Keywords: Mitochondrial RNA Polymerase, Transcription Initiation complex, TRANSCRIPTION, POLRMT, TRANSCRIPTION-DNA-RNA complex. Shown are 69 nucleotides from a PDB entry: RNA, together with DNA. It comes from the structure "Structure of the human mitochondrial promoter-initiated transcription elongation complex with TEFM, pEC9-TEFM". The entry also models magnesium ions. Released in 2025, the model rests on cryo-electron microscopy data to a resolution of 3.77 angstrom. Herbine et al. published it in Mol.Cell in 2025: "Structural basis for promoter recognition and transcription factor binding and release in human mitochondria". The reconstruction used 41,738 particles.
Context: bound to proteins that are not shown
RNA sequence: GAGAAAAAG
DNA sequence: ACCGCCAAGAGAAAAAGAAACCCAATTGTG
DNA sequence: CACAATTGGGTTTCTTTTTCTCTTGGCGGT
Numbered sequence: 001g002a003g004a005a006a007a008a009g
Numbered sequence: 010a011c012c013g014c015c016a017a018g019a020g021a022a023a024a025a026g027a028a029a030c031c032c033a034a035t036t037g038t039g
Numbered sequence: 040c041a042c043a044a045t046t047g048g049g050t051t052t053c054t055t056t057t058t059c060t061c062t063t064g065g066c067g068g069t
Stems, first nucleotide, its partner, number of pairs: 001061007010069001013066003028051011
C1' cells in the first nucleotide's frame, strides 16, 4: 500500500 | 524429527452483471 | 495561435471505527 472481512450513523 | 522439495497447464471455469453518466480528449475548422 | 463539437473510459450519496494475512499444501520414504 492493496486485499479477506466485521460493527456503528 | 527435520530440512528436502516441488511443481505447480492451458481446464472450459467463462462471474457476476449491466446501465447510465459525465468529463475530458482529437482530428477537423476558422 | 486559437478553438472545438463529438466519442470513449473510470465511477457510481456520504461518514466513522476494528481485526487479520500478502496463495502454500501436499508428498516423501530416512